[PDB]
The PDB entry is titled "GENTAMICIN C1A A-SITE COMPLEX". Shown are 27 nucleotides from a PDB entry: RNA (RNA (16S RNA)). Keywords: COMPLEX (AMINOGLYCOSIDE-RIBOSOMAL RNA), RNA.
RNA sequence: GGCGUCACACCUUCGGGUGAAGUCGCC
Ligand code: GE1
Ligand code: GE2
Ligand code: GE3
Numbered sequence: 001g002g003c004g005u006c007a008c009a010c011c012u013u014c015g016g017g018u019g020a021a022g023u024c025g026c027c
Base pairs, nucleotide, nucleotide: 001027002026003025004024006022008019009018010017011016
C1' cells in the first nucleotide's frame, strides 16, 4: 500500500445490502 470481518445508523426478502469516523485477522 491492497483485501476479508467487526462497531454504530438506516432500509428491509427481516436473509442481506448500502451508508461519515474508530478496531481486528492476513500478505
Ligand atoms: C461508514 O461505515 C463504513 O465505513 C462504510 N464503508 C461507509 C460509511 C458509516 N459508519
Ligand atoms: C470506516 C472504517 C473502515 N476501516 C471500514 C469502513 O467499512 C468504515 N468508518
Ligand atoms: C469495509 C471493507 O472491508 C474495507 C475495510 C473496512 O473499512 O470495512 O477496511 N476494505 C477492505 C470494504

The 1998 paper behind the entry is "Structural origins of gentamicin antibiotic action". The model includes bound 2,6-diamino-2,3,4,6-tetradeoxy-alpha-D-erythro-hexopyranose (GE1), 3,5-DIAMINO-CYCLOHEXANOL (GE2) and 3-deoxy-4-C-methyl-3-(methylamino)-beta-L-arabinopyranose (GE3).